[PDB]
Context: one part of a larger RNA, bound to proteins that are not shown
RNA sequence: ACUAUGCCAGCUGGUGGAUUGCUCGGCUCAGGCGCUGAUGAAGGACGUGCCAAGCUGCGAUAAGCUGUGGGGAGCCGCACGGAGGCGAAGAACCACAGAUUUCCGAAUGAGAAUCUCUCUAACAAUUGCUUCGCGCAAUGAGGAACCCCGAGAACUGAAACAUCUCAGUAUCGGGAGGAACAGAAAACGCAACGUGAUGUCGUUAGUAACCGCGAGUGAACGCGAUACAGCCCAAACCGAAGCCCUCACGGGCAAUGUGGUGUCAGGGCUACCUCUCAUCAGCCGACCGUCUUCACGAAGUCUCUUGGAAUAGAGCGUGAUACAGGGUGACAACCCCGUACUGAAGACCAGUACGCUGUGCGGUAGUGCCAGAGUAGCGGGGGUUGGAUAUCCCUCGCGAAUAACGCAGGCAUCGACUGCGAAGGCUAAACACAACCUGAGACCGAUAGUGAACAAGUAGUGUGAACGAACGCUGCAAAGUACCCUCAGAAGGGAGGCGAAAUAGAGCAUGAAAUCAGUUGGC
Numbered sequence: 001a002c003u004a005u006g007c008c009a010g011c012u013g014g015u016g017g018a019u020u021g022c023u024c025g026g027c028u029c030a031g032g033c034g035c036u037g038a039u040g041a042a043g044g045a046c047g048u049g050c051c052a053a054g055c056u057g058c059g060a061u062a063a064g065c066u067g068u069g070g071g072g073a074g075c076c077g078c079a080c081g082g083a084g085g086c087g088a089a090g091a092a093c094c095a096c097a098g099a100u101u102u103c104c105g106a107a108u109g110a111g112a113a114u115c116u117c118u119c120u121a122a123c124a125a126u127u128g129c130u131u132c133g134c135g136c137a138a139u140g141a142g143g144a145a146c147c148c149c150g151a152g153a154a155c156u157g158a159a160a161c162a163u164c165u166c167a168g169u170a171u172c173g174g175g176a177g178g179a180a181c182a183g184a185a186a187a188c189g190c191a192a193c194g195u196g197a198u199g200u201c202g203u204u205a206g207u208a209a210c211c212g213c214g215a216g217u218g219a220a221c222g223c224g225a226u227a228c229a230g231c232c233c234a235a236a237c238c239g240a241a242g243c244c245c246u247c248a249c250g251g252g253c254a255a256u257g258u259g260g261u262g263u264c265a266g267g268g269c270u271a272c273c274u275c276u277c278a279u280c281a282g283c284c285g286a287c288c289g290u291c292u293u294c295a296c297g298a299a300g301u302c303u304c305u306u307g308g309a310a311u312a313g314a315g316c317g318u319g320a321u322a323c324a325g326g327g328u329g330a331c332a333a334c335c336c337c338g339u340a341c342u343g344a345a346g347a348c349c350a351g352u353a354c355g356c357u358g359u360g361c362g363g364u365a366g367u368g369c370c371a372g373a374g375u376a377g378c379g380g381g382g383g384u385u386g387g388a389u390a391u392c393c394c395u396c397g398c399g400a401a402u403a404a405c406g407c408a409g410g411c412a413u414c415g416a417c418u419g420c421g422a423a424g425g426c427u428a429a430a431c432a433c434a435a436c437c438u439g440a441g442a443c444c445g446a447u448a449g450u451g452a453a454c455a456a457g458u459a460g461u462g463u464g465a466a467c468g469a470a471c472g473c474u475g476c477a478a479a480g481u482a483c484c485c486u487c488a489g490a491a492g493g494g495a496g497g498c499g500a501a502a503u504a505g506a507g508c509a510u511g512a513a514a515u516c517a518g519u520u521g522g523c
Stems, first nucleotide, its partner, number of pairs: 006523009020509001021473002025444002027441006034433001035142002043104003046059003050082002054078002065098006074086003109117003118122001125139005146177001147175005157164001161212001187195002199226005209217002230426003233372001237260002241258001242253004266370002268367006280358004289348007300316001301332001302315004317334002319323001325337003377398007405421005460467002480508001484494003
Other pairs, nucleotide, nucleotide, family: 015514tHS016513tHS017511tWS017512tHS018511tHS019510cWW023445tHS023446tWH025449tSS025450tHS026449tSS033434cWW033435tWW034144tWS037106tWS038108cWH038140tWS040106tHS040107tWS040108tWS041107tHH041141tWS042105tHS044114tSS047062tWS049052cHH049055tWH049077cWH052053cHS052078tWH053079tWW056063cWH061064cSS064099cWW064100cWS071092tHS072090tWS072091tHS073087tWS073088tWS074091tSS123124cHS123137tWH123138tHS124140tWH126134cHH127134cWH130133tWS143144cHS143177tWH145178cWW145433cSS146432cSS147180cSS152168tWS152170tHS153169tWH154167tHH155166tHS156165cWW158214cSS163214tWW164215tWS168169cHS177179cSS178432tWS182198cSS183197cSS183428tHS184229tWS184230tHS184427tWH185196tHS186406tSS187419tHS189191cHS189192tHS189418cWS191409tWS197429tWW198430tWW199431tWS204221tHS205220tHH206207cHS206218tWS207219tWH208218tHS209386tSS211214tHS211215tHS219386tWS227429cSS228428cWS229427tWS229428tWS234263tWH234371cWS235262tHS235370cSS236261tHS236267tSS239258tHS240254tWS240255tWS240257tHS242258tSS246248tHS246249tHS264371cWH274361tHS275277cWS276360tHH277360tHS278360tHS279359cWW284354cWW285351tWS285353tHS286352tWH288349cWH296341cWW297322tWS297340tHS298319cSS298322tWS299333tWS299334cSS299338cWW306310tWH307309tHS307330tWS308329tSS309329tSS310312tHS321340cSS322339cWS324338tHS328332tWH332335tHS351352cHS368404cWS371403tWS373402tHH374375cHS374399tWS375400tWH375423cSS376399tHS384391cWW385387tHS387410cWS388410tHS390410cSS401422cWW401423cWW434435cHS444448cSS445453tWS446453tWS446472tHS448453tWH450452tHS451456tSS454471tWS455458cSS456470tHH457458cHS457468tWS458469tWH459468tHS462464tHS462465tHS474478tWH474504cSS475477tHS475479tHS475501cWS476499tHS477499cWS478502tWW479498cSS479504tWW480505tSS480506tWS481496cWS482496tHS483495cWW487489tHS487491tHS497505tWW498502tWH499501tHS499504tHS
C1' cells in the first nucleotide's frame, strides 16, 4: 500500500453576471414661455451620401443653396475606414433673415392602400360680399394637457338592495385660446345711517341644507388676501347728414333706417345755469423687472518622495466681489472650461403705462315722450342641486304690467319697509395646463428609474383594434498584437510583441452563488 461508481469541504481554471464603484437616462419640483394650418399645417410615404444598411438632417438646389452678424484654422453629422475634397476668395460651427421644399396627407378638379386620369382645367363642399366671374374672402385639420358647450355608465359603498352612493366620474359628440369661462346688479340681506362688476386663494365649515333622516352628501353671504375698470346698444328726439369696394372713374349697401343723439349719474324734448373735467374714438409709445443667450474674467502647473501617470505625501509659494460645478493619466480655488464682479443682446411684460389729439362732464324746473314678451309669472311632466313648500335647467300647456310700472330680500297672498331694473351687447389684470426654454433635488442608479441610458414604441406578436421586450463599462494612450511555427484555414493553437495590468484582448472594470472540468484533504 489497493477502492471503481461515489459523498463532504477546499484549490486551479471555467460557466454565470450578482456585488461594489461609475452615469450620456429617468422621476419629480420650480421659473420663463405658448398656438400651427388652403401662402396646404401636424403626420406619413419615398427619395437624398464617392462607397451608405440604421439614426439624424435635408427635399430633384435634397447631411444641403444665399445674405447679414458672430466664430475661427480648421473641416467633410452620429461614425475613430479607404479614397478624395473643402477652407486666408475666411470654411467648419452658431444666431437671425431668405431660397429650395417630390408624393400622400384637412387634402379641395376627379378617382386611387402614397398612384393615376383630363377640356393644362379645377377654393371639392358649405357660406359672406359680389362688377354675379370663384372676382374678393371665410370654414375644414393639428396641438402635452389646461378651457368651454353638449351626451353620460357600471363595477363599488350602503357589509344584501331598489332611492341614495361611486359621479355629472370613465367614456363619447361639438368647439376656443395662449390661456379659457365669468364680469359692471331686476346683486347682497353680518337688516343696515351697511356692502358695491368678475374670477381665484385662505377662511367661513363639514356650519346651513339634503338623505331607506340609513350609509352618505354638502354650499353661500361675510371676512382676510390677489388683481382691479369700466363701458356700448335698442328706443324716445333727429331723418340720408352714413357705410363698404376701387388709385380713380364708377359700382354696391341703406327709409324694412345707414348715420347723429342716448344708455339709472336715467335719457329725450322745452326753458334755463354751468363746464371742457368724465366717457369714447384715435396717435405716440417706454423704463425697470423677469427669462434666456453672450463678451470679459484673478492666482503654481515650483522642489523632494511614491507612482505607468501627481490631481498623493512632505516642503515652499499665490489669487479670492472668484473656496459653485465640471474636465484633465489618482483628493486641483491658482493646469483647461467655468465661477464673483462688470457689460452686451434677444424675448416676455406691451401696442400696456405715461404722454398727446379730438369729443365734451354736470345742474335746475317743466313734460304719464322712450326704456328689450311667449318674457315675468302660473300649471302638468322630468332632470339636476346642499337648496330644504326656499337650486339651476328642459319639455308640454297657459300667460302680465309699462317706471303713476316692475323684480328681489330662502313658503303663499295683501300692505309697509329696504334693495334693485330682467327678457340686447362688449370688457384689461390677478387663477389652469406644461408642448417648448431653462434651472433645481435628504428622488432612482441599468431586474432600479420611463415601456425606452442601447436599433425604443426598436426587434417581435395579432386580420385588426391593439400588444411589446432584452441589451450600459478595453485602455493613460489603440500602443486593438508585427514576425515565425502549426493548420484545409482571413479560424483556432504554440511562440512572441504592447501595456502598471492582457486573469484589461474586443458583450474586454470588478467578477458572488447555483454549477462544471481537473485536482487536494478526509471517508